Notes:
This is an experimental structure of RNA, with 17 nucleotides shown. Keywords: TRNA, ANTICODON STEM LOOP, TRNA DOMAIN, RNA HAIRPIN, 2'-O-METHYL, M5C, RNA. The structure was determined by solution-state NMR and released in 2003. Entry title: NMR SOLUTION STRUCTURE OF THE ANTICODON OF YEAST TRNA-PHE WITH 3 MODIFICATIONS (OMC32 OMG34 M5C40).
RNA sequence: CCAGACUGAAGAUCUGG
Numbered sequence: 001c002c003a004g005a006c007u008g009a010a011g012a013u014c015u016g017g
Base pairs, nucleotide, nucleotide: 001017002016003015004014005013
Other pairs, nucleotide, nucleotide, family: 006012cWW007008cHS
């Protein structure tokens, strides 16, 4: 940051690119 998952405590974290 794009496809997906998870969460307040968020954009981290877990999966695939």

Primary citation: Stuart et al., J.Mol.Biol. (2003), "Naturally-occurring Modification Restricts the Anticodon Domain Conformational Space of tRNA(Phe)". On the sample the depositors note: SEQUENCE WITH NATURALLY OCCURRING MODIFICATIONS SYNTHESIZED USING PHOSPHORAMIDITE CHEMISTRY.